[PDB]
Context: one part of a larger RNA, bound to proteins that are not shown
Molecule: 23S ribosomal RNA, nucleotides 1292 to 2018
Organism: Mycoplasmoides pneumoniae M129
RNA sequence: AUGAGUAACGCUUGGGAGUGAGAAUCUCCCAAACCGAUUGACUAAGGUUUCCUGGACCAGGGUCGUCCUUCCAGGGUUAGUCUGGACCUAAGCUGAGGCUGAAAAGCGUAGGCGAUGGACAACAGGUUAAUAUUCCUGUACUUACAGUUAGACUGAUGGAGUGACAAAGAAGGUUUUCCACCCCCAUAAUUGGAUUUGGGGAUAAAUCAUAAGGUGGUACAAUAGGCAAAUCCGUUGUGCAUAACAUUGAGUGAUGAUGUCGAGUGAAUGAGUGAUCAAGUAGCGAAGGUGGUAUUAAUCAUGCUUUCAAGAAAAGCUUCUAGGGUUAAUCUAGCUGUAACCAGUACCGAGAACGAACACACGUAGUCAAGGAGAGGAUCCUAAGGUUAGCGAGUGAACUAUAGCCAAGGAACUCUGCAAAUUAACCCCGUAAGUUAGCGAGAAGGGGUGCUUAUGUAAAAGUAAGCCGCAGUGAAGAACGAGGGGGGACUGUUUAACUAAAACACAACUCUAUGCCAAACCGUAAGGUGAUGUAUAUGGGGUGACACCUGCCCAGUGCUGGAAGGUUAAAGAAGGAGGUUAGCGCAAGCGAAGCUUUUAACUGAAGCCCCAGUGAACGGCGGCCGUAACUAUAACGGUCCUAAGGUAGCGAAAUUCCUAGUCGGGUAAAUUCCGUCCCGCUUGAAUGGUGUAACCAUCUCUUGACUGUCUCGGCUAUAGACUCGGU
Numbered sequence: 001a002u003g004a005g006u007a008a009c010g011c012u013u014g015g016g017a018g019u020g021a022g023a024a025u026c027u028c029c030c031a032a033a034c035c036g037a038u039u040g041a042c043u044a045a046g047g048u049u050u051c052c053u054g055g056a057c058c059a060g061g062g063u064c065g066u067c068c069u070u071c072c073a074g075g076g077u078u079a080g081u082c083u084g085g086a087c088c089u090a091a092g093c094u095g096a097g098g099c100u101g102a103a104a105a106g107c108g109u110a111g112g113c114g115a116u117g118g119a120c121a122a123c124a125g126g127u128u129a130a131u132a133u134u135c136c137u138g139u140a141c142u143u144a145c146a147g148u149u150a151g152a153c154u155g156a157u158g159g160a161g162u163g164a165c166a167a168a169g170a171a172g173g174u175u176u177u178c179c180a181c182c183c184c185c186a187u188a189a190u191u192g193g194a195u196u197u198g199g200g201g202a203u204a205a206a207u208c209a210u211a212a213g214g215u216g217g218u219a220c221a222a223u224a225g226g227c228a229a230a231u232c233c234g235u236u237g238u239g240c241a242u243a244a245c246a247u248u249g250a251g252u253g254a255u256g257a258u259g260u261c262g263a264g265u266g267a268a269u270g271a272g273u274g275a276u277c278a279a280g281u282a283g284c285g286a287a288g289g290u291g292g293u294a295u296u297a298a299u300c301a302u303g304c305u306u307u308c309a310a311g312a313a314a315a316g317c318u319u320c321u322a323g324g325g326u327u328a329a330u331c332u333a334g335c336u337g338u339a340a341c342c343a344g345u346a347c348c349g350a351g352a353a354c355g356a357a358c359a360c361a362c363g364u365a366g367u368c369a370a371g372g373a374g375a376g377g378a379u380c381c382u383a384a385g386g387u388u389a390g391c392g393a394g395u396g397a398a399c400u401a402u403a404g405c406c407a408a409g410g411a412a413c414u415c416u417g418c419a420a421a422u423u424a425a426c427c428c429c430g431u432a433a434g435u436u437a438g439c440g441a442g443a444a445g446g447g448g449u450g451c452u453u454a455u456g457u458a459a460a461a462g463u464a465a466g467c468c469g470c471a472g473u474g475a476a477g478a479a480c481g482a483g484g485g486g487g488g489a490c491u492g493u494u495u496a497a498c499u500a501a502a503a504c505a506c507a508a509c510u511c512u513a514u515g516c517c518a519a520a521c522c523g524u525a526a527g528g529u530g531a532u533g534u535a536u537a538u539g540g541g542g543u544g545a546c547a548c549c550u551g552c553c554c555a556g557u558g559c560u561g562g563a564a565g566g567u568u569a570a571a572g573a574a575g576g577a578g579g580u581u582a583g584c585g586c587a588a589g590c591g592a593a594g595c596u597u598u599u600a601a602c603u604g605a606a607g608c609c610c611c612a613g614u615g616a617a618c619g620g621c622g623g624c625c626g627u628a629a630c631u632a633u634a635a636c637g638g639u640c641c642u643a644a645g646g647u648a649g650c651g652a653a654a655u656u657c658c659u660a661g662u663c664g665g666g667u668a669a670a671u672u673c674c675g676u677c678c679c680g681c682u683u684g685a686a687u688g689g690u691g692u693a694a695c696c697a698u699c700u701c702u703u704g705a706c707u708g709u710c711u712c713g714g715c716u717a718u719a720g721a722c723u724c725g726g727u
Base pairs, nucleotide, nucleotide: 008727009726013031014030015029016028017027018026032388033387035385040368041367042366046348047347050346051075052074053073054072055071056070060068061067080141081140082344083343084342085341087118088117092113093112094111098107099106100105122139123138124137125136126135142340143339144338145337146336147335148334149333150332151331152330153324154323158320159319160318161317162316166307167306168305169304172300173299174298175297178292179291180290181289182201183200184199185198186197203259206255207254208253209252210251213248214247215246216245217240218239219238220237221236222235223234225233226232261288264284265283270277271276308311354363355362370382371381372380373379391725392724393723394722399720400719401718402717403716404715405714406713408711409710412709417706425449426448427447428446429445434439436545450467451466452465453464454463455462468472480704481703482702483701484700485699486698487696488695492504493503508543509542510541511540512539513538520529521528522527546691547690548689549688551621552620553619556618557617558614559613560612561611562610565609566608567607571603572602575599576598577597578596579595580594583590584589622640623639624638625637626636649683650680661677663675664674665673
Other pairs, nucleotide, nucleotide, family: 005006cHS010358tWW010361tHS011389cWS019023tWH020022tHS020066cWS025390tSS034386cWW036383tHS036384tHS037369tHS038040tHS039389cWW040384tWS043365tWW045349tHS045350tWW049077tWW052129cSS057068tWH059070cWS064390tWS075130tWS079345tWH080121tSS088314cSS089115tWH089313cSS091114tHS095110tHS096109tWH097108tHS100525cSS101524cWS106526tSS115117tHS117312tWS122133tSS123204cSS127132tWH139205tWS155322tHS156158tHS156228cWW156321tWH163315tHS164314tHH165313tWH166306cWW170303cWW171301tWW173212cSS176296cWW177295cWW184286cSS187196cWW189194tWS191192cHS194195tWS200287tSS202260cWW204257tHH205256tHS211250tHS212249tHS230320cSS241243cWS262287tHS263285tHS266280tWS266282tHS267281tWH268279tWH272275tHS280281cHS308310tHS309311tSS325328cSS326327cWS347353tWS348353cSS350364tWH356360tWS374378tHS378477cWS379476cSS398721tHS406407cHS406708tWH407712cWW410707tHS410709tHS411417tHS411419cWW411707tWH421706cSS430444tHS431443tHS432441tHH433440tHS434693cSS435438tWS436692cHS450474cWS456461tHS457459tHS469471tHS473478tWH489693tWS489694tWS490506tHS494501tWH495500tWH507544tHS509616tWS514518cSS514537cWW515534tSS516533tWW516535tHH518531tHH519530tHS519538tWS523525tHS523526tHS543686cSS545692tHS549685tWS550686cWH553643cSS554617tWH568606tHS570604tHS573601tHS574600tHS581592tHS581593tWS582591tHS585587tWS585588tHS620644tWS627634tWS627635tHS628633tWH634635cHS634636tWS641645tWW642644tHS646647cHS646684tWS647685tWH648684tHS651653cWS651678tWS652659cWH653655tHS653680tWS656658cHS662676cWW666672cWW667669tHS670672tWS685688cSS708712cWS
């Protein structure tokens, strides 16, 4: 290149005016539609200039573009009190010495880091296009240093107290929310009647006084305990103990405030052709209150009560002496002055700025939470506020997705009532079998709900009468039910992205090992877990609520114990056999010591052979023949083998091959279901056996209502598909 100008363009409308060469897409205005426990507002993390202004339309924007989170130029982040360091520690990391290890290195003491925690002084308003507890105004507070005045003896690197804390629940006190009245502002309405309608009613930190209450006994005396010392703490006594004393404490009143904010009213100046902007901006700016509450949330509160699973450390603050002063230092209170460092501060915070390659239908901690009805932060519509889902315009063929409806029948559909359909909120009646007595249970089955008047109340709810409609939680949001069986007791956990279950786990049972430097486990070792625990404890194997039971076999294997006896490694070892030659010998041959090659009796553990026990240890737990006075069968007898031949219970089972086993029930008809029968090829007792109330997004069967699952298909509306323009 082909597919092919094809699929797709990833949730949001109409118009008027303007700019511009060109406008569905840009700016303004008016509507319109969605969000409104959020598409609203503040920030942590992350992103790293994406923030503001002007300009541009190479590229990016799934179309267009005069426009953009894109590009260019300039600009933007102000701290003694905010978030973190200069303060402190948790898990953990690093770690001089030191221990361990072929090397690299691992462990670890003292010290040092390490917030997601603790301690620490600022609040209200205004201002720029972009910053504001930071800049400005107003009013404050804290910590250091020096001088000064007055008082006092000062008292830490150490001791003690506080700091210092769990979960759940319910009462109070005070402010609130809210309700009623009142005050102030604008409004008086040609569509029938209007005598009303709509909006606002605020003030902080800090200082002074007052504080509802909450917490815990108070003083005196002795002390041997707190690495020394103590007047502090702890302990022991005494007195008084309806209280005193100590500490803490939401709120209230007065300054702060002749201020600020405030519903609304609203320009000038200048731009512009005008309107309009300018701007609804500057400025101006009234009231800025009374009572209740049987309603609300915030605080007191690190308060109180109960329960077991028994609920951080350090800094800091107070105090104690030590230690230092005595002709002083230090501390306290007041006045005056001086200083307060470093890093962050923009913007987004996500259906377009982050993690997903995308302006991707996904995901991401916390904080503020409006009105009506409503238990509610559920549900419908809106408030403050925010957006126009970055391709449109047509048409309303087949066909697809999403919805709505469907006359008669009502599961006849299908592997299966899969899916869909019925019920649904509040109040009043009523509610069985079974059971572990807790449940089952919102059992099942029924009735009422609207509006007006009167009675009821603090408000209700309710009660009586009347009225309307086919229908009155008239719309939204709310459980379909009954019966039998299999499995798992249950709540829970699991294969991120095809299996949520009968699987795993769980409380409970049992066996086994382990006497503490415990067994077990990570490493090579140090070291460490077990455990700062001690057999009522720890580790491992198996079973899996609760109730009743768990039978026989120790032949083989595994484990434990055992006298002796037989066999057996390394190693030690009495000796033995050779090689060589000093020497002896006519040769032949023999042959000392020295070294050297090799063998070796005998001694020599555990283990194995052997002997007993051990099953909630690995495991196993039969055949043949004859036999009862109708037949049938065999209580019974004989015999072979094994270690012993399956006991109870259950049984065509999640197990049954034959088998769609026989019979009964359910249906007009039943390979599925329920009960029972038993030649159970090959069930069976802790890889447990049999039952079992409750529970299950478990499996299986029957049934009532219910419905387009179906007889049987049909209609309507959107988004596609289809046509036109752009990629």